RNA sequence: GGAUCGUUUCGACGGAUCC
Ligand code: 53D
Numbered sequence: 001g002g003a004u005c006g007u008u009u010c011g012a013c014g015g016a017u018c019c
Base pairs, nucleotide, nucleotide: 001019002018003017004016005015006013007012
C1' cells in the first nucleotide's frame, strides 16, 4: 500500500490479519 475476516447471546461490533 493492497488485498483480506470472525462471533452470535441472531439482536449487533468496528476491530484485526496476510503478503
Ligand atoms: C474480528 C470483525 C469485524 N466486519 C468487530 C468484521 C473479526 C471481524 C462492512 C461490514 C462489519 N463490516 C466489515 C464488521 C468488518 C469487532 C484470531 C486471535 N484471534 C483474534 C481475531 C480478532 O474477532 N478479530 C470486529 C475479530 O473477525 F468481518 C473482529 N471484528 C470480522 C469482520